[PDB]
Context: bound to proteins that are not shown
RNA sequence: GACCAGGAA
DNA sequence: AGCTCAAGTACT
DNA sequence: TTCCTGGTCA
DNA sequence: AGTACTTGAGCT
Repeated sequence: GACCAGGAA
RNA backbone atom coordinates (compact mmCIF):
# COMPACT_ATOMS: atom_id res chain seq x y z
P G A 1 0.41 5.47 -0.19
O5' G A 1 0.48 4.23 0.82
C5' G A 1 -0.63 3.37 1.02
C4' G A 1 -0.66 2.26 0.00
C3' G A 1 -1.90 1.37 0.00
O3' G A 1 -3.04 1.99 -0.60
C1' G A 1 0.00 0.00 0.00
P A A 2 -3.92 1.31 -1.78
O5' A A 2 -4.52 0.02 -1.12
C5' A A 2 -5.60 -0.64 -1.75
C4' A A 2 -5.15 -1.92 -2.39
C3' A A 2 -5.95 -3.15 -1.99
O3' A A 2 -7.07 -3.37 -2.83
C1' A A 2 -3.67 -3.53 -1.54
P C A 3 -8.55 -3.02 -2.31
O5' C A 3 -8.98 -4.38 -1.61
C5' C A 3 -8.59 -5.63 -2.15
C4' C A 3 -8.34 -6.65 -1.07
C3' C A 3 -9.35 -6.69 0.06
O3' C A 3 -10.54 -7.35 -0.30
C1' C A 3 -7.18 -6.78 0.96
P C A 4 -11.94 -6.81 0.25
O5' C A 4 -12.03 -7.45 1.70
C5' C A 4 -12.15 -8.85 1.86
C4' C A 4 -11.76 -9.30 3.24
C3' C A 4 -12.60 -8.76 4.38
O3' C A 4 -13.85 -9.41 4.51
C1' C A 4 -10.32 -8.61 4.95
P A A 5 -15.15 -8.58 4.95
O5' A A 5 -15.02 -8.55 6.54
C5' A A 5 -14.57 -9.70 7.24
C4' A A 5 -14.08 -9.35 8.61
C3' A A 5 -14.90 -8.33 9.36
O3' A A 5 -16.01 -8.91 9.99
C1' A A 5 -12.59 -7.81 9.54
P G A 6 -17.36 -8.08 10.14
O5' G A 6 -17.06 -7.17 11.41
C5' G A 6 -16.82 -7.77 12.68
C4' G A 6 -16.14 -6.82 13.63
C3' G A 6 -16.96 -5.62 14.05
O3' G A 6 -17.91 -5.93 15.06
C1' G A 6 -14.73 -4.96 13.54
P G A 7 -19.23 -5.03 15.25
O5' G A 7 -18.65 -3.60 15.71
C5' G A 7 -18.41 -3.29 17.08
C4' G A 7 -17.85 -1.90 17.28
C3' G A 7 -18.77 -0.73 16.95
O3' G A 7 -19.76 -0.46 17.95
C1' G A 7 -16.60 -0.30 16.07
P A A 8 -20.80 0.70 17.70
O5' A A 8 -20.03 2.08 17.94
C5' A A 8 -20.74 3.36 17.92
C4' A A 8 -19.79 4.53 17.72
C3' A A 8 -20.42 5.85 17.28
O3' A A 8 -20.93 6.66 18.34
C1' A A 8 -18.50 5.38 15.94
P A A 9 -20.72 8.26 18.45
O5' A A 9 -22.13 8.97 18.66
C5' A A 9 -22.86 9.55 17.56
C4' A A 9 -22.72 11.06 17.53
C3' A A 9 -23.90 11.80 16.89
O3' A A 9 -24.49 12.76 17.76
C1' A A 9 -22.10 11.65 15.40
P DA B 1 -32.53 -30.12 -34.07
O5' DA B 1 -33.67 -29.00 -34.23
C5' DA B 1 -34.82 -29.07 -33.40
C4' DA B 1 -35.64 -27.80 -33.44
C3' DA B 1 -35.00 -26.56 -32.83
O3' DA B 1 -35.63 -25.39 -33.37
C1' DA B 1 -36.81 -27.21 -31.50
P DG B 2 -34.95 -23.94 -33.18
O5' DG B 2 -36.11 -22.93 -33.63
C5' DG B 2 -37.49 -23.35 -33.66
C4' DG B 2 -38.28 -22.75 -32.51
C3' DG B 2 -37.64 -21.52 -31.86
O3' DG B 2 -38.30 -20.29 -32.30
C1' DG B 2 -38.42 -23.10 -30.20
P DC B 3 -39.35 -19.51 -31.35
O5' DC B 3 -40.43 -20.63 -30.97
C5' DC B 3 -41.73 -20.25 -30.50
C4' DC B 3 -41.73 -19.99 -29.01
C3' DC B 3 -41.34 -18.58 -28.56
O3' DC B 3 -42.51 -17.75 -28.43
C1' DC B 3 -40.45 -20.33 -27.12
P DT B 4 -42.43 -16.33 -27.67
O5' DT B 4 -42.76 -16.70 -26.15
C5' DT B 4 -43.99 -17.36 -25.87
C4' DT B 4 -43.92 -18.19 -24.60
C3' DT B 4 -43.83 -17.42 -23.30
O3' DT B 4 -45.13 -16.95 -22.94
C1' DT B 4 -42.28 -19.22 -23.26
P DC B 5 -45.31 -15.85 -21.77
O5' DC B 5 -44.36 -16.38 -20.61
C5' DC B 5 -44.35 -15.87 -19.30
C4' DC B 5 -43.66 -16.92 -18.46
C3' DC B 5 -43.04 -16.39 -17.18
O3' DC B 5 -43.83 -16.87 -16.11
C1' DC B 5 -41.36 -17.51 -18.53
P DA B 6 -44.02 -15.99 -14.79
O5' DA B 6 -43.18 -16.79 -13.68
C5' DA B 6 -43.34 -18.19 -13.54
C4' DA B 6 -42.00 -18.79 -13.17
C3' DA B 6 -41.45 -18.34 -11.82
O3' DA B 6 -40.88 -19.46 -11.18
C1' DA B 6 -39.87 -17.87 -13.52
P DA B 7 -40.50 -19.40 -9.63
O5' DA B 7 -38.90 -19.34 -9.63
C5' DA B 7 -38.11 -20.36 -10.25
C4' DA B 7 -36.71 -19.85 -10.49
C3' DA B 7 -36.07 -19.23 -9.25
O3' DA B 7 -34.90 -19.94 -8.86
C1' DA B 7 -35.78 -17.82 -11.19
P DG B 8 -33.83 -19.27 -7.85
O5' DG B 8 -32.80 -18.53 -8.83
C5' DG B 8 -31.65 -19.25 -9.27
C4' DG B 8 -30.88 -18.49 -10.33
C3' DG B 8 -30.12 -17.26 -9.85
O3' DG B 8 -28.83 -17.56 -9.29
C1' DG B 8 -31.39 -16.71 -11.75
P DT B 9 -28.17 -16.57 -8.20
O5' DT B 9 -27.65 -15.32 -9.06
C5' DT B 9 -26.56 -15.44 -9.97
C4' DT B 9 -26.44 -14.24 -10.90
C3' DT B 9 -25.98 -12.97 -10.23
O3' DT B 9 -24.59 -12.96 -10.23
C1' DT B 9 -27.85 -12.48 -11.62
P DA B 10 -23.79 -12.04 -9.19
O5' DA B 10 -23.93 -10.57 -9.80
C5' DA B 10 -23.32 -10.14 -11.02
C4' DA B 10 -23.57 -8.65 -11.18
C3' DA B 10 -22.94 -7.77 -10.10
O3' DA B 10 -22.46 -6.58 -10.72
C1' DA B 10 -25.28 -7.51 -10.03
P DC B 11 -21.67 -5.48 -9.84
O5' DC B 11 -22.80 -4.39 -9.49
C5' DC B 11 -23.87 -4.09 -10.41
C4' DC B 11 -24.77 -3.01 -9.84
C3' DC B 11 -24.16 -2.34 -8.62
O3' DC B 11 -24.37 -0.97 -8.74
C1' DC B 11 -26.31 -2.98 -8.10
P DT B 12 -23.13 0.03 -8.63
O5' DT B 12 -23.76 1.32 -7.91
C5' DT B 12 -24.28 1.14 -6.60
C4' DT B 12 -25.67 1.71 -6.46
C3' DT B 12 -26.03 2.09 -5.03
O3' DT B 12 -25.70 3.46 -4.74
C1' DT B 12 -27.74 0.72 -5.94
P DT C 1 -22.25 7.79 0.18
O5' DT C 1 -22.64 9.03 1.12
C5' DT C 1 -22.88 8.93 2.54
C4' DT C 1 -21.74 9.45 3.40
C3' DT C 1 -20.36 9.01 2.90
O3' DT C 1 -19.32 9.89 3.31
C1' DT C 1 -20.76 8.01 4.96
P DT C 2 -17.83 9.71 2.72
O5' DT C 2 -16.91 10.38 3.85
C5' DT C 2 -16.65 11.77 3.77
C4' DT C 2 -16.65 12.34 5.17
C3' DT C 2 -15.66 11.67 6.09
O3' DT C 2 -14.35 12.16 5.87
C1' DT C 2 -17.77 11.85 7.14
P DC C 3 -13.08 11.23 6.20
O5' DC C 3 -12.87 11.46 7.75
C5' DC C 3 -12.07 10.63 8.49
C4' DC C 3 -12.51 10.86 9.91
C3' DC C 3 -12.03 9.81 10.89
O3' DC C 3 -10.77 10.15 11.35
C1' DC C 3 -14.33 9.91 11.02
P DC C 4 -9.47 9.68 10.54
O5' DC C 4 -8.65 8.84 11.61
C5' DC C 4 -8.89 9.11 12.99
C4' DC C 4 -9.60 7.99 13.74
C3' DC C 4 -8.89 6.64 13.75
O3' DC C 4 -7.78 6.72 14.64
C1' DC C 4 -11.28 6.37 13.71
P DT C 5 -6.58 5.66 14.52
O5' DT C 5 -7.31 4.24 14.62
C5' DT C 5 -6.60 3.20 15.28
C4' DT C 5 -7.57 2.27 15.98
C3' DT C 5 -7.03 0.86 15.92
O3' DT C 5 -6.62 0.45 17.20
C1' DT C 5 -9.34 0.90 15.27
P DG C 6 -5.37 -0.54 17.37
O5' DG C 6 -5.74 -1.79 16.43
C5' DG C 6 -6.09 -3.01 17.11
C4' DG C 6 -6.45 -4.16 16.18
C3' DG C 6 -5.28 -4.90 15.53
O3' DG C 6 -5.43 -6.32 15.62
C1' DG C 6 -6.89 -4.35 13.93
P DG C 7 -4.20 -7.23 16.12
O5' DG C 7 -4.43 -8.64 15.39
C5' DG C 7 -3.53 -9.08 14.37
C4' DG C 7 -4.26 -9.35 13.07
C3' DG C 7 -3.39 -9.77 11.89
O3' DG C 7 -3.15 -11.15 11.92
C1' DG C 7 -5.16 -8.29 11.20
P DT C 8 -1.82 -11.74 11.24
O5' DT C 8 -2.17 -11.74 9.70
C5' DT C 8 -3.01 -12.74 9.17
C4' DT C 8 -2.91 -12.67 7.67
C3' DT C 8 -1.51 -12.89 7.13
O3' DT C 8 -1.60 -13.65 5.94
C1' DT C 8 -2.31 -10.78 6.44
P DC C 9 -0.27 -14.22 5.24
O5' DC C 9 -0.10 -13.31 3.94
C5' DC C 9 -1.02 -13.42 2.86
C4' DC C 9 -0.83 -12.28 1.88
C3' DC C 9 0.59 -12.17 1.32
O3' DC C 9 0.66 -12.86 0.08
C1' DC C 9 -0.30 -10.00 1.97
P DA C 10 1.96 -13.74 -0.28
O5' DA C 10 2.77 -12.81 -1.33
C5' DA C 10 4.18 -12.95 -1.55
C4' DA C 10 4.67 -11.95 -2.60
C3' DA C 10 6.13 -11.52 -2.47
O3' DA C 10 6.85 -12.03 -3.58
C1' DA C 10 4.65 -9.62 -2.13
P DA D 1 -31.73 -4.68 5.97
O5' DA D 1 -33.11 -5.06 5.28
C5' DA D 1 -33.94 -4.01 4.84
C4' DA D 1 -33.87 -3.82 3.33
C3' DA D 1 -34.12 -5.05 2.45
O3' DA D 1 -35.29 -4.79 1.63
C1' DA D 1 -32.68 -3.55 1.49
P DG D 2 -36.68 -5.59 1.87
O5' DG D 2 -37.66 -4.96 0.78
C5' DG D 2 -37.73 -3.54 0.63
C4' DG D 2 -37.69 -3.12 -0.83
C3' DG D 2 -38.41 -4.03 -1.82
O3' DG D 2 -38.89 -3.21 -2.88
C1' DG D 2 -36.15 -3.93 -2.41
P DT D 3 -40.16 -3.66 -3.75
O5' DT D 3 -39.97 -2.85 -5.14
C5' DT D 3 -39.11 -1.70 -5.21
C4' DT D 3 -38.08 -1.78 -6.34
C3' DT D 3 -38.60 -2.41 -7.63
O3' DT D 3 -38.77 -1.37 -8.60
C1' DT D 3 -36.32 -3.09 -7.13
P DA D 4 -39.15 -1.73 -10.13
O5' DA D 4 -37.73 -1.84 -10.86
C5' DA D 4 -36.83 -0.72 -10.94
C4' DA D 4 -35.54 -1.13 -11.63
C3' DA D 4 -35.69 -2.00 -12.88
O3' DA D 4 -35.93 -1.21 -14.10
C1' DA D 4 -33.95 -2.86 -11.42
P DC D 5 -36.64 -1.87 -15.40
O5' DC D 5 -35.44 -2.60 -16.16
C5' DC D 5 -34.18 -1.94 -16.23
C4' DC D 5 -33.08 -2.95 -16.40
C3' DC D 5 -33.38 -3.74 -17.64
O3' DC D 5 -32.32 -3.47 -18.50
C1' DC D 5 -32.89 -5.21 -15.77
P DT D 6 -32.24 -4.17 -19.94
O5' DT D 6 -31.44 -5.54 -19.63
C5' DT D 6 -30.38 -5.60 -18.66
C4' DT D 6 -30.05 -7.05 -18.34
C3' DT D 6 -30.18 -7.94 -19.57
O3' DT D 6 -28.90 -8.34 -20.04
C1' DT D 6 -31.19 -8.96 -17.60
P DT D 7 -28.77 -9.24 -21.37
O5' DT D 7 -28.61 -10.73 -20.80
C5' DT D 7 -27.43 -11.08 -20.09
C4' DT D 7 -27.78 -12.11 -19.04
C3' DT D 7 -27.95 -13.54 -19.53
O3' DT D 7 -26.69 -14.22 -19.47
C1' DT D 7 -29.62 -12.93 -17.88
P DG D 8 -26.42 -15.53 -20.37
O5' DG D 8 -27.40 -16.64 -19.70
C5' DG D 8 -27.25 -17.09 -18.34
C4' DG D 8 -28.41 -17.92 -17.80
C3' DG D 8 -28.86 -19.10 -18.65
O3' DG D 8 -28.15 -20.26 -18.19
C1' DG D 8 -30.76 -17.91 -17.71
P DA D 9 -28.24 -21.65 -19.01
O5' DA D 9 -29.62 -22.30 -18.51
C5' DA D 9 -29.88 -22.48 -17.12
C4' DA D 9 -31.34 -22.85 -16.99
C3' DA D 9 -31.69 -24.14 -17.73
O3' DA D 9 -32.43 -24.99 -16.89
C1' DA D 9 -33.17 -22.39 -18.38
P DG D 10 -32.54 -26.56 -17.21
O5' DG D 10 -34.08 -26.89 -16.94
C5' DG D 10 -34.81 -26.16 -15.95
C4' DG D 10 -36.21 -25.90 -16.45
C3' DG D 10 -36.94 -27.17 -16.87
O3' DG D 10 -38.08 -27.40 -16.05
C1' DG D 10 -37.03 -25.49 -18.62
P DC D 11 -38.95 -28.75 -16.23
O5' DC D 11 -40.06 -28.33 -17.31
C5' DC D 11 -40.96 -27.26 -17.03
C4' DC D 11 -41.94 -26.97 -18.16
C3' DC D 11 -42.73 -28.17 -18.69
O3' DC D 11 -44.07 -27.77 -18.97
C1' DC D 11 -41.66 -27.10 -20.48
P DT D 12 -45.22 -28.86 -19.16
O5' DT D 12 -46.30 -28.12 -20.09
C5' DT D 12 -45.91 -26.97 -20.86
C4' DT D 12 -46.58 -26.95 -22.22
C3' DT D 12 -47.49 -28.13 -22.55
O3' DT D 12 -48.55 -27.71 -23.40
C1' DT D 12 -45.65 -28.11 -24.04